[PDB]
The depositors describe the entry as "Refined solution structure of the PEMV-1 mRNA pseudoknot, 28 lowest energy structures". PEMV-1 mRNA pseudoknot: 27 nucleotides with solved positions. The entry is an ensemble of 28 models. The 2009 paper behind the entry is "Frameshifting RNA pseudoknots: Structure and mechanism". The entry is indexed under RNA pseudoknot, frameshifting, RNA. Method: solution-state NMR. The entry became public in 2009.
RNA sequence: UCCGGUCGACUCCGGAGAAACAAAGUC
Repeated sequence: UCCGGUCGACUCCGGAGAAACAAAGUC
RNA backbone atom coordinates (compact mmCIF):
# COMPACT_ATOMS: atom_id res chain seq x y z
C1' U A 1 0.00 0.00 0.00
C1' C A 2 -2.16 -3.69 0.08
C1' C A 3 -6.51 -9.18 -0.01
C1' G A 4 -11.12 -11.89 2.25
C1' G A 5 -14.45 -13.26 6.13
C1' U A 6 -17.76 -15.72 11.07
C1' C A 7 -20.28 -11.17 12.54
C1' G A 8 -24.12 -6.65 8.74
C1' A A 9 -19.67 -2.28 8.37
C1' C A 10 -14.57 -2.01 11.83
C1' U A 11 -8.58 0.38 14.17
C1' C A 12 -9.58 -6.71 13.66
C1' C A 13 -7.34 -12.13 12.38
C1' G A 14 -3.48 -15.22 8.44
C1' G A 15 -0.56 -13.44 4.42
C1' A A 16 1.92 -10.42 0.09
C1' G A 17 7.53 -8.72 -6.77
C1' A A 18 -0.19 -11.48 -3.73
C1' A A 19 -1.89 -17.01 0.26
C1' A A 20 -4.69 -18.93 1.94
C1' C A 21 -9.00 -20.49 4.58
C1' A A 22 -10.81 -19.38 8.67
C1' A A 23 -12.46 -18.03 13.71
C1' A A 24 -12.13 -14.32 17.55
C1' G A 25 -12.51 -8.74 19.98
C1' U A 26 -15.97 -4.10 19.42
C1' C A 27 -19.82 -1.84 17.13